[PDB]
Context: bound to proteins that are not shown
RNA sequence: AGAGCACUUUUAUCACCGUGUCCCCAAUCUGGAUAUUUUGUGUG
DNA sequence: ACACAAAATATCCAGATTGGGGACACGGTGATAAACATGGA
DNA sequence: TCCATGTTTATCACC
Numbered sequence: 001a002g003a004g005c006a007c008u009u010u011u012a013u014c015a016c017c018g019u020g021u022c023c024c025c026a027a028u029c030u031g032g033a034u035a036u037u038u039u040g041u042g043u044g
Numbered sequence: 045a046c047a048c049a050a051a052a053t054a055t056c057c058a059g060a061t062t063g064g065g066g067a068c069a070c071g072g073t074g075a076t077a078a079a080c081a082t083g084g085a
Numbered sequence: 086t087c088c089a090t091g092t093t094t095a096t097c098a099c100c
Stems, first nucleotide, its partner, number of pairs: 010078002029059001034054002081090005
C1' cells in the first nucleotide's frame, strides 16, 4: 500500500386491578386342603 | 460314633355395572422526534 | 461567484 470505507442507532418507561370445582353414593351375595404311612438293624 | 431313606395326583373363580347436569371472561390504550437539494445573474 | 423555496384524496372479495 485494495475506485481514500470511520465521525449516529442515539437518550427515558410496573399488563396493571377483584374471583369457594362446587353439591349426594355398600364391592355387595355362597365355599370341610381334603384321602393312607413301624426310624426300623445290633455292640463288656 | 457306622449304613439306609427325605414325597406321590386332581384343582388355582363364576355376573352385572365404568356417571349424570350447568358454565370456559368482563374494558381501556396499542409510539413521539431530530438528522435538504437544486437553480439563474 | 450565492440568493432563493415547498404540502391538500377519504375504503371492501368469503364460508